Annotation:
The depositors describe the entry as "Class II ligase ribozyme product-template duplex, structure 2". Solved structure of RNA, 21 nucleotides shown. Ions in the entry include magnesium. Crystallisation conditions: 0.2mM RNA duplex, 10mM MgCl2, 25% PEG 4000, 0.2M lithium sulfate, 100mM Tris 8.5, VAPOR DIFFUSION, HANGING DROP, temperature 295K. Released in 2009, the model rests on X-ray diffraction data to a resolution of 2.3 A.
[PDB]
RNA sequence: CCAGUCGGAAC
RNA sequence: GGUGAGGCUG
Numbered sequence: 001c002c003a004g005u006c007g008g009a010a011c
Numbered sequence: 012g013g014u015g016a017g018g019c020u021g
Stems, first nucleotide, its partner, number of pairs: 002021005010014002
C1' cells in the first nucleotide's frame, strides 16, 4: 500500500 | 444499519 472480514468514540 | 480510527486474515 492492495483486498477480505468484524469494528470504538462521534455524527 | 451507514461513515471509519482500530482488531484479525490473505